[PDB]
Shown are 76 nucleotides from a PDB entry: RNA (P/P-site Phe-tRNA) from Mycolicibacterium smegmatis MC2 155.
The entry also models magnesium and zinc ions.
Released in 2025, the model rests on electron microscopy data to a resolution of 2.01 A.
The PDB entry is titled "Mycobacterium smegmatis 70S ribosome with small molecule drug MK-7762".
Keywords: Mycobacterium smegmatis, 70S ribosome, small molecule drug, RIBOSOME.
It holds a match to the Rfam family "tRNA". Rfam classes the family as a transfer RNA. Rfam 15.1 lists 5,335,975 matches to the family in 14,413 species. Rfam links the family to the GO term triplet codon-amino acid adaptor activity.

RNA backbone atom coordinates (compact mmCIF):
# COMPACT_ATOMS: atom_id res chain seq x y z
C1' N A 1 0.00 0.00 0.00
C1' N A 2 -5.04 -3.40 -0.65
C1' N A 3 -9.31 -5.71 2.13
C1' N A 4 -11.74 -6.33 6.86
C1' N A 5 -13.26 -5.37 11.86
C1' N A 6 -13.02 -1.72 15.70
C1' N A 7 -13.00 3.35 18.62
C1' N A 8 -19.31 4.07 24.57
C1' N A 9 -18.43 5.92 32.42
C1' N A 10 -11.79 6.51 35.92
C1' N A 11 -10.66 0.70 33.86
C1' N A 12 -12.52 -3.89 31.27
C1' N A 13 -17.00 -4.82 28.44
C1' N A 14 -22.84 -5.00 26.63
C1' N A 15 -26.23 -2.10 23.78
C1' N A 16 -28.52 -0.15 18.35
C1' N A 17 -34.84 -0.81 15.67
C1' N A 18 -33.39 6.60 13.99
C1' N A 19 -36.93 8.48 19.63
C1' N A 20 -32.37 4.32 24.98
C1' N A 21 -27.33 5.12 27.08
C1' N A 22 -26.93 0.03 30.46
C1' N A 23 -23.35 -4.29 33.54
C1' N A 24 -18.74 -5.79 36.79
C1' N A 25 -14.67 -3.21 39.10
C1' N A 26 -13.12 1.63 40.82
C1' N A 27 -14.70 6.32 43.21
C1' N A 28 -18.09 9.18 47.17
C1' N A 29 -21.31 9.07 51.76
C1' N A 30 -23.42 5.68 55.52
C1' N A 31 -23.13 0.69 58.42
C1' N A 32 -20.08 -3.23 60.66
C1' N A 33 -14.67 -3.18 63.45
C1' N A 34 -10.48 -1.06 68.95
C1' N A 35 -8.68 0.08 63.78
C1' N A 36 -7.79 -1.58 58.51
C1' N A 37 -9.47 -5.38 54.82
C1' N A 38 -13.51 -8.39 53.34
C1' N A 39 -18.83 -7.75 53.63
C1' N A 40 -23.72 -4.94 53.74
C1' N A 41 -26.82 -0.26 52.54
C1' N A 42 -27.62 4.46 49.82
C1' N A 43 -25.25 7.72 45.62
C1' N A 44 -22.53 10.25 41.57
C1' N A 45 -19.95 9.44 36.69
C1' N A 46 -21.02 9.61 28.96
C1' N A 47 -19.38 15.31 21.93
C1' N A 48 -20.96 7.27 22.53
C1' N A 49 -12.90 9.16 18.53
C1' N A 50 -13.18 13.49 15.18
C1' N A 51 -15.65 15.29 10.99
C1' N A 52 -19.11 17.12 7.76
C1' N A 53 -24.00 14.98 5.08
C1' N A 54 -29.05 12.79 5.07
C1' N A 55 -33.35 13.36 8.61
C1' N A 56 -38.42 16.51 12.47
C1' N A 57 -34.72 13.97 15.17
C1' N A 58 -27.97 10.17 14.64
C1' N A 59 -24.31 6.05 19.85
C1' N A 60 -27.34 3.94 15.70
C1' N A 61 -27.92 5.61 8.57
C1' N A 62 -23.99 7.40 4.67
C1' N A 63 -18.90 9.71 2.93
C1' N A 64 -14.17 11.67 4.94
C1' N A 65 -10.13 12.21 8.54
C1' N A 66 -6.88 10.36 12.97
C1' N A 67 -5.59 6.25 16.00
C1' N A 68 -5.68 0.73 16.78
C1' N A 69 -6.30 -4.60 16.06
C1' N A 70 -6.68 -8.75 12.02
C1' N A 71 -5.69 -11.08 6.63
C1' N A 72 -2.72 -9.94 2.44
C1' N A 73 1.81 -6.85 -0.62
C1' N A 74 2.86 -12.25 -5.16
C1' N A 75 5.58 -14.71 -10.54
C1' N A 76 9.74 -14.12 -13.03
RNA sequence: GCCCGGAUAGCUCAGUCGGUAGAGCAGGGGAUUGAAAAUCCCCGUGUCCUUGGUUCGAUUCCGAGUCCGGGCACCA